[PDB]
Molecule: P-site tRNA
Organism: Oryctolagus cuniculus
RNA sequence: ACCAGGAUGGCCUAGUGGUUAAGGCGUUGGACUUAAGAUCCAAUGGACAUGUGUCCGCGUCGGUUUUCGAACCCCA
Numbered sequence: 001a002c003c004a005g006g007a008u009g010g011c012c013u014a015g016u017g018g019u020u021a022a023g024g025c026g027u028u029g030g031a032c033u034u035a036a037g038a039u040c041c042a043a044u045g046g047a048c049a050u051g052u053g054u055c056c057g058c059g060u061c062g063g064u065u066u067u068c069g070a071a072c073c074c075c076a
Stems, first nucleotide, its partner, number of pairs: 005068001007066001010025004027043005049065001052062002
């Protein structure tokens, strides 16, 4: 290069038909304890990779970008 994909909290993943931002770990504040882990009660955060189009309204659909991974690159 061609085809097919994938980019979302700090990390790892969810997420539609189009209206709900989800979970685990982590972080933070308070309990338990002499103290720390474990345990208990809670809290925040997301450039939804970008811009554009559709739509009333998009993280979600549709074309173009920017980083990534996977398969193929055969017969002389």